[PDB]
Notes:
The depositors describe the entry as "Crystal structure of influenza B polymerase initiation state with capped 14-mer RNA primer and CTP". An RNA: 49 nucleotides with solved positions. The entry also contains Polymerase acidic protein, RNA-directed RNA polymerase catalytic subunit and Polymerase basic protein 2, not shown here. Bound small molecules: CYTIDINE-5'-TRIPHOSPHATE (CTP). Crystals were grown by vapor diffusion, hanging drop at pH 4.4. Ions in the entry include phosphate and magnesium. The structure was determined by X-ray crystallography at 3.24 angstroms resolution and released in 2019. The entry is indexed under RNA dependent RNA polymerase, VIRAL PROTEIN.
Context: bound to proteins that are not shown
RNA sequence: UAUACCUCUGCUUCUGCUAUU
RNA sequence: GAAUGCUAUAAUAG
RNA sequence: AGUAGUAACAAGAG
Ligand code: CTP
Repeated sequence: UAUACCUCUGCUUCUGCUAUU
Repeated sequence: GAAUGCUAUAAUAG
Repeated sequence: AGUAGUAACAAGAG
RNA backbone atom coordinates (compact mmCIF):
# COMPACT_ATOMS: atom_id res chain seq x y z
C4' U A 1 -0.69 2.25 0.00
C3' U A 1 -1.93 1.37 0.00
O3' U A 1 -2.96 1.92 -0.80
C1' U A 1 0.00 0.00 0.00
P A A 2 -4.49 1.67 -0.42
O5' A A 2 -4.53 0.10 -0.13
C5' A A 2 -4.99 -0.82 -1.13
C4' A A 2 -5.11 -2.20 -0.53
C3' A A 2 -6.24 -2.39 0.47
O3' A A 2 -7.48 -2.65 -0.18
C1' A A 2 -4.24 -3.34 1.33
P U A 3 -8.84 -1.97 0.35
O5' U A 3 -9.37 -3.02 1.43
C5' U A 3 -9.67 -4.38 1.07
C4' U A 3 -9.49 -5.28 2.27
C3' U A 3 -10.39 -4.96 3.45
O3' U A 3 -11.66 -5.56 3.25
C1' U A 3 -8.16 -5.36 4.19
P A A 4 -12.96 -4.97 3.97
O5' A A 4 -12.85 -3.41 3.69
C5' A A 4 -14.01 -2.57 3.85
C4' A A 4 -13.62 -1.24 4.44
C3' A A 4 -12.72 -0.36 3.56
O3' A A 4 -13.12 1.00 3.61
C1' A A 4 -11.73 -0.63 5.67
P C A 5 -14.31 1.54 2.68
O5' C A 5 -15.62 1.03 3.43
C5' C A 5 -16.07 1.64 4.65
C4' C A 5 -17.56 1.46 4.81
C3' C A 5 -18.03 0.00 4.84
O3' C A 5 -19.12 -0.20 5.73
C1' C A 5 -19.10 1.14 3.08
P C A 6 -18.90 -0.16 7.31
O5' C A 6 -17.75 -1.22 7.56
C5' C A 6 -17.89 -2.59 7.14
C4' C A 6 -16.73 -3.40 7.66
C3' C A 6 -16.48 -3.31 9.15
O3' C A 6 -17.31 -4.19 9.89
C1' C A 6 -14.45 -2.94 8.02
P U A 7 -18.05 -3.67 11.21
O5' U A 7 -16.91 -3.76 12.33
C5' U A 7 -16.23 -5.00 12.58
C4' U A 7 -14.94 -4.73 13.33
C3' U A 7 -15.08 -3.92 14.61
O3' U A 7 -15.47 -4.76 15.68
C1' U A 7 -13.31 -3.04 13.32
P C A 8 -16.58 -4.27 16.72
O5' C A 8 -15.75 -3.36 17.72
C5' C A 8 -14.82 -3.97 18.63
C4' C A 8 -13.82 -2.95 19.13
C3' C A 8 -14.37 -1.81 19.96
O3' C A 8 -14.70 -2.20 21.28
C1' C A 8 -12.84 -0.95 18.40
P U A 9 -15.98 -1.57 21.99
O5' U A 9 -15.51 -0.08 22.28
C5' U A 9 -14.41 0.16 23.18
C4' U A 9 -14.02 1.62 23.20
C3' U A 9 -15.10 2.61 23.62
O3' U A 9 -15.20 2.65 25.04
C1' U A 9 -13.96 3.43 21.71
P G A 10 -16.59 3.03 25.75
O5' G A 10 -16.68 4.60 25.51
C5' G A 10 -15.80 5.52 26.19
C4' G A 10 -16.41 6.89 26.22
C3' G A 10 -17.87 6.94 26.67
O3' G A 10 -18.14 8.06 27.52
C1' G A 10 -17.67 7.89 24.52
P C A 11 -18.16 7.88 29.13
O5' C A 11 -17.25 9.09 29.62
C5' C A 11 -15.91 9.22 29.14
C4' C A 11 -15.13 10.19 29.98
C3' C A 11 -13.65 9.89 30.09
O3' C A 11 -12.96 10.39 28.96
C1' C A 11 -14.53 10.32 32.24
P U A 12 -11.94 9.44 28.18
O5' U A 12 -10.92 9.02 29.33
C5' U A 12 -10.07 9.99 29.98
C4' U A 12 -8.84 9.30 30.53
C3' U A 12 -8.18 8.32 29.56
O3' U A 12 -6.76 8.45 29.55
C1' U A 12 -8.76 7.20 31.55
P U A 13 -5.97 8.47 28.15
O5' U A 13 -6.06 10.00 27.70
C5' U A 13 -5.12 10.98 28.17
C4' U A 13 -5.78 12.33 28.28
C3' U A 13 -7.17 12.32 28.93
O3' U A 13 -7.23 12.74 30.31
C1' U A 13 -7.10 13.70 26.95
P C A 14 -6.71 14.19 30.81
O5' C A 14 -5.46 13.83 31.73
C5' C A 14 -5.40 12.57 32.44
C4' C A 14 -4.41 12.66 33.58
C3' C A 14 -4.60 13.84 34.53
O3' C A 14 -4.62 13.42 35.89
C1' C A 14 -2.34 13.71 33.81
P U A 15 -5.75 12.41 36.40
O5' U A 15 -6.28 13.09 37.74
C5' U A 15 -5.82 14.39 38.15
C4' U A 15 -6.82 15.05 39.08
C3' U A 15 -7.87 14.15 39.71
O3' U A 15 -8.22 14.63 41.00
C1' U A 15 -8.94 15.74 38.34
P G A 16 -8.28 13.64 42.26
O5' G A 16 -7.13 14.19 43.21
C5' G A 16 -5.76 13.86 42.96
C4' G A 16 -4.84 14.84 43.65
C3' G A 16 -5.17 15.17 45.10
O3' G A 16 -4.74 14.16 46.01
C1' G A 16 -4.82 17.17 43.95
P C A 17 -5.71 13.73 47.21
O5' C A 17 -5.25 14.68 48.40
C5' C A 17 -3.85 14.92 48.66
C4' C A 17 -3.67 16.15 49.52
C3' C A 17 -4.55 16.24 50.75
O3' C A 17 -4.00 15.48 51.82
C1' C A 17 -4.67 18.28 49.58
P U A 18 -4.96 14.62 52.76
O5' U A 18 -5.66 15.72 53.67
C5' U A 18 -4.89 16.69 54.40
C4' U A 18 -5.79 17.74 55.00
C3' U A 18 -7.09 17.24 55.62
O3' U A 18 -6.89 16.67 56.90
C1' U A 18 -7.56 19.10 54.26
P A A 19 -8.06 15.80 57.57
O5' A A 19 -9.15 16.90 57.94
C5' A A 19 -10.43 16.49 58.42
C4' A A 19 -11.32 17.69 58.57
C3' A A 19 -12.82 17.40 58.48
O3' A A 19 -13.33 17.04 59.76
C1' A A 19 -12.27 19.07 56.93
P U A 20 -13.78 15.53 60.05
O5' U A 20 -15.36 15.61 59.95
C5' U A 20 -16.08 16.61 60.69
C4' U A 20 -17.12 17.27 59.81
C3' U A 20 -18.20 16.37 59.24
O3' U A 20 -19.16 16.01 60.22
C1' U A 20 -17.45 17.81 57.54
P U A 21 -19.80 14.54 60.20
O5' U A 21 -18.54 13.59 60.44
C5' U A 21 -18.70 12.31 61.09
C4' U A 21 -17.48 11.44 60.91
C3' U A 21 -16.13 12.14 60.97
O3' U A 21 -15.22 11.46 61.83
C1' U A 21 -16.31 10.90 58.95
P G B 1 -24.06 18.13 87.24
O5' G B 1 -24.47 16.62 86.91
C5' G B 1 -25.70 16.33 86.22
C4' G B 1 -25.63 14.98 85.57
C3' G B 1 -26.91 14.53 84.87
O3' G B 1 -26.65 13.76 83.70
C1' G B 1 -26.42 13.05 86.65
P A B 2 -26.32 14.49 82.30
O5' A B 2 -24.75 14.72 82.38
C5' A B 2 -24.05 15.48 81.37
C4' A B 2 -22.56 15.29 81.50
C3' A B 2 -21.89 14.48 80.38
O3' A B 2 -21.57 15.29 79.25
C1' A B 2 -21.19 13.65 82.48
P A B 3 -22.44 15.21 77.90
O5' A B 3 -22.63 13.64 77.66
C5' A B 3 -21.80 12.92 76.72
C4' A B 3 -20.43 12.70 77.30
C3' A B 3 -19.51 11.77 76.51
O3' A B 3 -18.79 12.53 75.54
C1' A B 3 -19.55 11.12 78.80
P U B 4 -18.87 12.14 74.00
O5' U B 4 -18.17 10.71 73.95
C5' U B 4 -16.87 10.51 74.55
C4' U B 4 -16.57 9.04 74.69
C3' U B 4 -16.53 8.24 73.39
O3' U B 4 -15.40 7.38 73.35
C1' U B 4 -18.02 7.21 74.91
P G B 5 -13.93 7.98 73.10
O5' G B 5 -13.61 7.57 71.59
C5' G B 5 -14.62 7.06 70.70
C4' G B 5 -14.46 7.66 69.33
C3' G B 5 -13.02 7.96 68.90
O3' G B 5 -12.81 7.63 67.53
C1' G B 5 -14.31 9.93 68.76
P C B 6 -12.10 6.26 67.13
O5' C B 6 -12.83 5.87 65.77
C5' C B 6 -14.27 5.89 65.66
C4' C B 6 -14.74 7.11 64.91
C3' C B 6 -14.34 7.20 63.44
O3' C B 6 -15.18 6.41 62.60
C1' C B 6 -14.01 9.30 64.49
P U B 7 -14.71 4.94 62.11
O5' U B 7 -14.32 5.18 60.58
C5' U B 7 -15.18 5.90 59.67
C4' U B 7 -14.51 7.17 59.20
C3' U B 7 -13.43 7.00 58.14
O3' U B 7 -13.97 6.95 56.83
C1' U B 7 -12.66 8.47 59.85
P A B 8 -12.98 6.87 55.57
O5' A B 8 -13.96 6.52 54.37
C5' A B 8 -14.56 7.56 53.58
C4' A B 8 -15.15 6.97 52.33
C3' A B 8 -15.56 7.98 51.25
O3' A B 8 -14.46 8.38 50.43
C1' A B 8 -17.42 6.62 51.79
P U B 9 -13.78 7.38 49.35
O5' U B 9 -14.39 7.90 47.96
C5' U B 9 -14.81 6.99 46.92
C4' U B 9 -15.80 7.68 46.00
C3' U B 9 -17.05 8.23 46.68
O3' U B 9 -17.62 9.30 45.92
C1' U B 9 -17.67 6.42 45.32
P A B 10 -16.93 10.75 45.89
O5' A B 10 -18.14 11.69 45.45
C5' A B 10 -19.01 11.33 44.35
C4' A B 10 -20.45 11.62 44.70
C3' A B 10 -20.76 13.08 45.03
O3' A B 10 -20.98 13.84 43.85
C1' A B 10 -21.67 11.68 46.71
P A B 11 -20.10 15.14 43.55
O5' A B 11 -20.68 16.21 44.57
C5' A B 11 -22.04 16.68 44.44
C4' A B 11 -22.47 17.40 45.70
C3' A B 11 -21.60 18.57 46.13
O3' A B 11 -21.98 19.76 45.42
C1' A B 11 -21.98 17.16 47.98
P U B 12 -20.89 20.88 45.08
O5' U B 12 -20.65 21.59 46.48
C5' U B 12 -21.73 22.25 47.17
C4' U B 12 -21.34 22.55 48.59
C3' U B 12 -20.09 23.40 48.78
O3' U B 12 -20.37 24.78 48.58
C1' U B 12 -20.01 21.56 50.25
P A B 13 -19.22 25.75 48.03
O5' A B 13 -18.18 25.77 49.24
C5' A B 13 -18.49 26.47 50.45
C4' A B 13 -17.42 26.24 51.50
C3' A B 13 -16.01 26.67 51.12
O3' A B 13 -15.85 28.07 51.30
C1' A B 13 -15.95 24.54 52.16
P G B 14 -15.19 28.96 50.15
O5' G B 14 -13.64 28.88 50.49
C5' G B 14 -13.15 29.44 51.72
C4' G B 14 -11.93 28.69 52.17
C3' G B 14 -10.72 28.78 51.26
O3' G B 14 -10.05 30.02 51.45
C1' G B 14 -11.02 26.54 51.98
P A C 1 -16.40 31.53 10.94
O5' A C 1 -17.96 31.44 11.29
C5' A C 1 -18.47 30.39 12.13
C4' A C 1 -19.80 29.91 11.61
C3' A C 1 -20.90 29.76 12.67
O3' A C 1 -21.64 30.97 12.82
C1' A C 1 -20.63 27.72 11.51
P G C 2 -21.45 31.88 14.14
O5' G C 2 -21.71 30.86 15.33
C5' G C 2 -23.04 30.44 15.66
C4' G C 2 -23.04 29.05 16.23
C3' G C 2 -22.63 28.93 17.69
O3' G C 2 -23.64 29.37 18.59
C1' G C 2 -21.55 27.25 16.46
P U C 3 -23.25 30.35 19.79
O5' U C 3 -22.69 29.34 20.89
C5' U C 3 -23.56 28.40 21.54
C4' U C 3 -22.81 27.13 21.89
C3' U C 3 -21.93 27.18 23.13
O3' U C 3 -22.71 26.96 24.30
C1' U C 3 -20.74 26.16 21.36
P A C 4 -22.67 28.01 25.50
O5' A C 4 -21.11 28.20 25.75
C5' A C 4 -20.29 27.11 26.20
C4' A C 4 -18.89 27.25 25.65
C3' A C 4 -17.96 28.16 26.44
O3' A C 4 -17.34 27.41 27.48
C1' A C 4 -17.78 28.59 24.10
P G C 5 -17.02 28.07 28.90
O5' G C 5 -15.96 29.21 28.54
C5' G C 5 -14.56 28.92 28.50
C4' G C 5 -13.81 30.04 27.82
C3' G C 5 -13.38 31.20 28.72
O3' G C 5 -11.98 31.19 28.92
C1' G C 5 -14.19 31.94 26.58
P U C 6 -11.35 30.39 30.15
O5' U C 6 -9.79 30.50 29.88
C5' U C 6 -9.23 30.01 28.65
C4' U C 6 -8.14 30.94 28.17
C3' U C 6 -6.91 31.02 29.07
O3' U C 6 -5.70 30.97 28.33
C1' U C 6 -7.77 33.19 28.67
P A C 7 -4.91 29.59 28.19
O5' A C 7 -6.04 28.58 27.71
C5' A C 7 -6.01 27.21 28.14
C4' A C 7 -6.83 26.34 27.22
C3' A C 7 -6.21 26.04 25.85
O3' A C 7 -6.33 24.64 25.56
C1' A C 7 -8.40 26.84 25.58
P A C 8 -5.43 23.94 24.43
O5' A C 8 -6.35 22.74 23.94
C5' A C 8 -7.45 22.93 23.02
C4' A C 8 -8.74 22.43 23.64
C3' A C 8 -9.75 21.82 22.67
O3' A C 8 -9.56 20.41 22.54
C1' A C 8 -10.82 23.48 23.97
P C C 9 -9.53 19.73 21.09
O5' C C 9 -11.07 19.49 20.77
C5' C C 9 -11.76 18.33 21.26
C4' C C 9 -13.25 18.58 21.30
C3' C C 9 -13.95 18.57 19.95
O3' C C 9 -14.34 17.25 19.59
C1' C C 9 -14.61 20.49 21.17
P A C 10 -14.06 16.71 18.12
O5' A C 10 -15.04 17.59 17.22
C5' A C 10 -16.46 17.50 17.37
C4' A C 10 -17.14 18.58 16.57
C3' A C 10 -16.68 18.71 15.13
O3' A C 10 -17.37 17.80 14.28
C1' A C 10 -16.77 20.85 16.14
P A C 11 -16.56 16.82 13.32
O5' A C 11 -16.38 15.52 14.22
C5' A C 11 -15.33 14.57 13.98
C4' A C 11 -14.75 14.14 15.30
C3' A C 11 -13.61 13.13 15.25
O3' A C 11 -12.37 13.81 15.06
C1' A C 11 -15.23 12.38 16.77
P G C 12 -11.18 13.10 14.28
O5' G C 12 -10.58 12.11 15.37
C5' G C 12 -10.00 12.64 16.57
C4' G C 12 -9.84 11.54 17.60
C3' G C 12 -8.92 10.41 17.19
O3' G C 12 -7.57 10.78 17.38
C1' G C 12 -10.90 9.51 18.12
P A C 13 -6.46 10.16 16.45
O5' A C 13 -6.75 8.60 16.54
C5' A C 13 -5.70 7.63 16.71
C4' A C 13 -6.24 6.36 17.32
C3' A C 13 -6.01 5.08 16.51
O3' A C 13 -4.71 4.55 16.71
C1' A C 13 -8.26 5.17 17.17
P G C 14 -3.75 4.27 15.46
O5' G C 14 -4.14 2.79 15.04
C5' G C 14 -3.52 1.65 15.68
C4' G C 14 -4.47 0.48 15.70
C3' G C 14 -4.16 -0.64 14.71
O3' G C 14 -4.29 -1.93 15.31
C1' G C 14 -6.37 0.17 14.37
N1 CTP D 1 -7.41 25.43 48.75
C1 CTP D 1 -7.14 24.20 48.16
N2 CTP D 1 -7.94 23.76 47.16
C2 CTP D 1 -8.97 24.49 46.74
C3 CTP D 1 -9.27 25.75 47.34
C4 CTP D 1 -8.47 26.18 48.33
O1 CTP D 1 -6.17 23.54 48.57
N3 CTP D 1 -9.72 24.01 45.76
C5 CTP D 1 -6.52 25.89 49.86
C6 CTP D 1 -5.13 26.32 49.38
O2 CTP D 1 -4.20 26.13 50.42
C7 CTP D 1 -5.38 27.80 49.07
C8 CTP D 1 -6.25 28.18 50.28
O3 CTP D 1 -7.09 27.02 50.49
O4 CTP D 1 -4.19 28.57 49.03
C9 CTP D 1 -7.11 29.42 50.13
O5 CTP D 1 -7.77 29.43 48.84
P1 CTP D 1 -8.52 30.77 48.37
O6 CTP D 1 -9.63 30.42 47.44
O7 CTP D 1 -8.84 31.61 49.56
O8 CTP D 1 -7.35 31.49 47.53
P2 CTP D 1 -5.94 32.16 47.89
O9 CTP D 1 -4.91 31.09 48.04
O10 CTP D 1 -6.14 33.14 48.99
O11 CTP D 1 -5.64 32.97 46.54
P3 CTP D 1 -5.98 34.48 46.07
O12 CTP D 1 -4.73 35.28 46.31
O13 CTP D 1 -7.14 34.93 46.92
O14 CTP D 1 -6.33 34.38 44.60